[PDB]
Shown are 35 nucleotides from a PDB entry: RNA (human 7SK RNA stem-loop 1 proximal methylated) with a sequence from Homo sapiens. The PDB entry is titled "Structure of methylphosphate capping enzyme methyltransferase domain in complex with 5' end of 7SK RNA". On the sample the depositors note: in vitro T7 polymerase transciption from synthetic DNA template, 5' methylated by cocrytallization with MePCE and SAM. It was solved together with 7SK snRNA methylphosphate capping enzyme. The work is reported in "Structural basis of 7SK RNA 5'-gamma-phosphate methylation and retention by MePCE" (Yang et al., Nat. Chem. Biol., 2019). Ions in the entry include sulfate. The structure was determined by X-ray diffraction at 2.1 angstroms resolution and released in 2018. NCBI's taxonomy places the organism under Eukaryota, Opisthokonta, Eumetazoa, Mammalia, Homo.
RNA sequence: GAUGUGAGGCUUCGGCCUCACCGCUCCAUGUGCGA
Numbered sequence: 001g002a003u004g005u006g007a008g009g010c011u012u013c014g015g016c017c018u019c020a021c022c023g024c025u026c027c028a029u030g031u032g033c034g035a
Base pairs, nucleotide, nucleotide: 001026002025004021005020006019007018008017009016010015
Other pairs, nucleotide, nucleotide, family: 011014tWS
C1' cells in the first nucleotide's frame, strides 16, 4: 500500500442487511550487521 465474488432483500440509488463463497494474508521497505 492492498478486501474480491454470488443469491436474495431493502433502498433515501450513497449504499446497506441476511446468507453463501473467497481469504484471514500478500506487497513495499537497511544510511544497521558480515559468523